The PDB entry is titled "Acinetobacter phage AP205". Shown are 959 nucleotides from a PDB entry: RNA from Bacteria abnormis. Meng et al. published it in Nat Commun in 2024: "Structural basis of Acinetobacter type IV pili targeting by an RNA virus". It was solved together with Maturation protein and Coat protein. Taxonomically the source falls in Bacteria Latreille et al. 1825 (Eukaryota, Eumetazoa, Dicondylia, Anareolatae). The entry is indexed under Acinetobacter, SsRNA phage virus, VIRUS, VIRUS-RNA complex.
[PDB]
Context: one part of a larger RNA
């Protein structure tokens, strides 16, 4: 700060000494103001600096989005070259060189230093321009709108203030004619048109004392001097001036109290439209109320200090015993004055107050589901009765007799209220009295009276057939419109062509004021056609076209005319709902039992809900799922299938024109290099001028020929497919065009269809039920064989998949072990419907063990007896599952042991056998469980009888 100085302070600015910001006014005042001041809307003003944001009335744009123009706002090239002009190459214009000639300057040969001149290129260009000179294809470029917003600006977020709302509470001139101001004004003087107004002053006199000294020669009296003299001090008057006690007029409109204090009205101005206790129930007009006045009572200070008590001092006198006089205390008596309390009289309050210091102000119940019956139970609650109980000196005691009342007791009488079994229909509304009416409002005031001036709904109503004129939608256009002037709307139905808008502001006015640019015929500011500016504005183009028109621009705008080019048609299309309803119900309906009880719930039947085939609104659709396009058909999606309209315009090849570039091929002009001689300067040698001998380069201008690309018109094919094009791969050629093999490229379209795929009924047959549409054959693994529909490999041929054997095999069932990963579980083995494994493979002889008869020793156990208890000993038992003991009023091994144990020795067998021991069938019986607990089925869970299958010493050495 986006307009700018930096501003606010000092310095004249400024540079500078110091802090705040981006203009001082983003926090915020403040005029306008009747806000509910929690909050939220709405509308002004400031204002945030007008952007700090943020939207801008679009200005320059930030950019975007869109609209339109000239291609004259610009440039590239052309043509108009007309109408008018130098000029639109034979000339014009500024140019360099060429020479001439004649000058300044160093002065250094001379150096163009200047300047005229004729020259040609005009070194080099331009040749139009005036109409907006115009118009051509092209391109940058401009201006309107809206959005982001750099600025402007308003306006909001900030603040004031008015209104509204969700949410707590606030707001006075009226009475009879009131109210307000001065208690009420009197004198003079001025100013002033009338009125009216402004200032001054509103008191005196006598006396006393006090005070203040302006004046008055103020006086009289002192004082050093003196010409003037209070120069100076004391004491004293008056007037102008004041206060006090007091004596007496007098003012204020008047009054009453005082010589002078309060208080009444009238009186001058000024405003105005004004009110009767809420009813009733209880009295009273007011002795209270305030104000005067009189009398009684209390209190107040002081006089009479008066009286009586009491104290205390001083005298006499003394034990101050006594007594006198003083001080004070105290109590009493009328009195100045004053305060207060009671009593009486006027005045004032009389729809207002007082003693009582009194009360009410909706009425009337019923619906929101309980009531009575019936039997038993028991309790409380209210009244008759007396007081348990308490207090009291009526006598007593006391709680006594009695005096009281809550209570308490008399369980005496006498009503209501309580619970349990059994029954049984109920009703689920507040109305009546009780609501308003021109309504929200105004103005003068010519006071105190009147009167209206601006504003406020409807029949049943919707759906709809209760409004619908047949309606209503797309529509002056659309189906298609473009380039165009943007929007509607009229003609015209395209096209075309008209009209309303296409700017803001402000009044006293036609309502008013302003509104683009470029030139050309003119007039004025100098000039003069106009040019740079204003007018008359006659005319033309251009930005959403031009033209002009009223007071104004001039394009649209306040208004009126007129007009561009390519495209096929033309108006279309559509109009309802279950009884008819809702704002108002039948959106099921009934019957019986129960829940004591129904509105209220269950549970059982039935109608109608399409279906009483089924049932209360449950299944099927009178058999159901569901398969088999397995077979038709008829829709509808798919693929081909045949022309027809269908695109080249896209692309491609051909062929023509035309545009510019390239090639030096000839002849003209024009240039430079290289190498030699000559001549000059020069001499260790260089350089300069001449030639043309030869060759390199190079510009230019005519002409003829060739090559690139580039644009233009015209043909067939080209949508897409066939053709034909691509890959690929073999042939001695070829990797390849030649020959051959494989694969590939039409439905964007309408547009009809094909023996081929999706779909929906129609028909047969199948699993599964509710049936028969199943309970029969049984399959199936390894490998190979047939068959082998298909695949593969490899022509032929080979292999398996679907089948069925040549073999083995169950997991299809049954057996029992067991692993694998185990184990909340898992693999293999055999038989069984099919297959099918399932006969053996040496005796002997010696020696350890085991049975059993003999001869022989020890060691245990039981029973009895005897003794020693101090313990041994004698005899008899130890099975051939027989004995031995019991808890025996049922029995049993139901239990228990005796079951012996080493041994030592000859011997002879070692034959492997047991009513032995296991599984299994089948009946029988008990048992359990489930059941239909009728039947009937499962452990068969236990027992038994019968039957079928299986199980029983080794070891060593020789032949």
């Nucleotide at each position: 700060u986006u307009u700018c100085c930096u501003c606010a302070c000092c310095g004249c600015u400024a540079u500078g000494g110091c802090u705040g910001a981006a203009a001082u006014c983003c926090c915020a005042c403040a005029g306008a103001c009747u806000c509910u001041c929690u909050c939220u809307u709405c509308u002004u003003u400031u204002c945030u600096c007008g952007a700090u944001g943020c939207g801008u009335u679009g200005g320059g744009u930030u950019a975007c989005c869109u609209c339109g123009g000239a291609u004259c706002g610009c440039u590239u090239a052309u043509u108009a070259a007309a109408g008018a002009u130098u000029u639109u190459a034979a000339a014009c214009g500024u140019c360099g060189u060429c020479g001439c000639u004649u000058c300044u300057u160093u002065u250094u040969a001379a150096a163009u230093a200047a300047a005229g001149c004729g020259c040609a290129u005009c070194a080099a260009c331009g040749u139009a321009u005036c109409c907006g000179u115009a118009a051509u294809a092209a391109g940058c470029u401009c201006g309107g709108g809206g959005u982001g917003u750099c600025u402007u600006u308003c306006g909001c977020a900030g603040a004031a203030a008015g209104a509204a709302g969700a949410u707590c509470a606030c707001a006075a001139a009226u009475u009879g004619u009131a109210u307000c101001u001065a208690a009420g004004u009197a004198c003079g003087a001025u100013c002033g048109u009338a009125a009216g107004a402004u200032c001054g002053c509103a008191u005196c006199u006598g006396c006393c004392c006090g005070u203040a000294a302006g004046c008055c020669u103020g006086c009289a009296a002192u004082u050093a001097u003196u010409g003037u003299a209070a120069a100076a001090u004391u004491g004293c008057g008056g007037c102008a001036a004041c206060g006090g006690a007091a004596a007496g007029a007098a003012a204020a409109g008047g009054c009453c109290u005082u010589a002078a204090a309060a208080g009444c009205c009238c009186u001058a101005g000024a405003u105005a439209a004004a009110a009767u206790g809420c009813g009733u129930g209880u009295u009273c007009g007011a002795g209270a109320g305030g104000a005067a006045a009189a009398g009684a009572a209390a209190a107040u200070g002081a006089u009479a200090c008066g009286u009586g008590a009491a104290u205390u001092u001083g005298c006499c006198a003394c034990u101050c015993a006594g007594g006198c006089a003083g001080c004070c205390u105290c109590a009493c008596u009328a009195u100045g004055g004053c305060u207060u309390u009671c009593u009486u009289u006027u005045c004032g309050g009389u729809a207002c107050g007082a003693g009582a210091u009194c009360a009410u102000g909706c009425c009337g119940c019923u619906u929101u589901a309980u009531u009575a019956u019936c039997a038993a139970u028991c309790u409380c609650a209210g009244g008759a009765c007396g007081u348990a109980u308490u207090g009291g000196a009526c006598g007593u005691a006391a709680u006594u007799g009695c005096c009281a009342a809550c209570u308490c007791g008399a369980c005496u009488u006498c009503u209501g209220a309580a619970u349990u079994u059994a029954u049984g229909a109920c009703a689920u509304c507040g109305c009546g009295g009780g609501a308003c009416u021109u309504u929200g409002u105004u103005g003068c005031u010519a006071a105190a009276g009147c009167a209206a001036u601006c504003a406020a709904c409807a029949u049943u109503g919707g759906a709809a057939u209760u409004c619908c004129u047949u309606u209503g939608g797309a529509a002056u256009g659309g189906a298609a419109u473009c380039u165009u002037g943007a929007u509607c709307a009229a003609g015209a139905a395209a096209a075309c062509u008209u009209g309303g808008u296409u700017u803001c502001u402000c009044a006293a006015c036609c309502g008013a004021g302003a509104c683009a640019c470029a030139a050309u015929g003119u007039g004025a500011u100098g000039g003069u056609u106009a040019a740079a500016u204003c007018a008359a504005a006659a005319u033309u183009g251009u930005c959403a076209c031009c033209c002009g028109a009223a007071a104004a621009c001039a394009a649209c705008a306040u208004c009126g005319g007129g007009a561009a080019g390519a495209c096929u048609c033309u108006u279309u299309c559509a109009g309802u709902u279950a009884a008819u309803c809702c704002a108002u119900u039948u959106a099921c309906a009934a019957c019986a039992g129960c829940u004591u009880g129904g509105g209220a719930g269950c549970u059982g039947u039935u109608g109608a809900c399409a279906u009483u085939g089924u049932c209360c609104u449950u299944c099927g659709u009178c058999g159901u799922c569901g398969a088999c396009u397995g077979g038709u058909u008829u829709g509808u999606c798919a693929a081909c299938u045949u022309u027809g309209g269908u695109g080249a315009c896209g692309u491609c090849a051909u062929c023509g024109c035309a545009g510019g570039g390239u090639u030096u091929a000839c002849u003209g002009g024009c240039g430079g290099u290289u190498a030699c001689u000559c001549a000059g300067a020069u001499g260790a040698u260089u350089c300069u001028g001449g030639g043309g001998c030869a060759a390199c380069u190079g510009c230019u201008a005519g002409u003829u020929g060739g090559c690139g690309c580039u644009u233009u018109g015209a043909u067939g094919a080209u949508a897409a497919a066939a053709a034909g094009g691509u890959a690929u791969u073999c042939c001695a050629c070829u990797u390849a065009a030649a020959g051959a093999a494989u694969a590939u490229c039409c439905c964007c379209u309408c547009a009809g269809c094909u023996a081929u795929g999706g779909u929906g009924a129609u028909c047969g047959u199948c699993g599964a039920c509710a049936u028969u549409a199943a309970c029969u054959u049984c399959u199936a693994c390894a490998c190979c064989c047939g068959u082998c529909a298909g695949g593969u490999c490899a022509u032929u041929g080979a292999c398996c998949c679907g089948c069925g054997g040549c073999u083995g095999u169950g997991c299809g069932g049954g057996g029992g072990g067991c692993u694998u990963g185990c184990u909340u579980u898992c693999u293999c083995c055999c038989c069984c419907a099919a297959a099918c494994u399932u006969a053996a493979c040496c005796u002997u002889u010696u020696c350890c063990g085991g049975u059993a008869u003999c001869u022989u020793g020890a060691c245990g156990c039981c029973a009895u007896g005897a003794g020693u208890u101090u313990a041994u000993c004698a005899u008899g038992g130890a099975a051939u599952c027989g004995a031995u003991c019991u808890c025996g009023u049922u029995u049993a091994a139901a239990g228990a042991u005796c079951a012996g144990u080493c041994g030592a020795g000859c011997u002879a067998c070692u034959u492997g056998a047991c009513a032995a021991u296991u599984u299994u069938c089948u009946g029988c019986g008990c048992a359990c469980c489930c059941a239909u607990c009728c039947c009937g089925g499962g452990u068969g869970g236990c027992g038994c009888c019968c039957a079928a299958a299986g199980u029983g010493a080794g070891g060593a050495a020789a032949a």